[PDB]
RNA sequence: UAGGGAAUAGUUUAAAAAACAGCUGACUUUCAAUCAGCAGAUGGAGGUUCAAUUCCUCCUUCCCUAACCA
Numbered sequence: 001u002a003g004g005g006a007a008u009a010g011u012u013u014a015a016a017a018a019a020c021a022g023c024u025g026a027c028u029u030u031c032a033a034u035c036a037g038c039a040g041a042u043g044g045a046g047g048u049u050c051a052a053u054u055c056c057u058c059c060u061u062c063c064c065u066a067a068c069c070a
Base pairs, nucleotide, nucleotide: 001066002065004063005062006061007060010020011019012018013017022038023037024036025035026034043059044058045057046056047055
């Protein structure tokens, strides 16, 4: 230089849900655990579609592969 794949809550995963984390309580002399509640997400830009994480396009980050023969 060439080519493929990926990006989701603060974190890690799922097909817009859980888990913890976090916030508010209860229990306890107190903390933890536990129980009861609350919130928070679809890298970026552009377009189709009434509606796009789920249809395409370029860019950024990162990953993987190739980069050979005389």
Molecule: P-site tRNA
Organism: Homo sapiens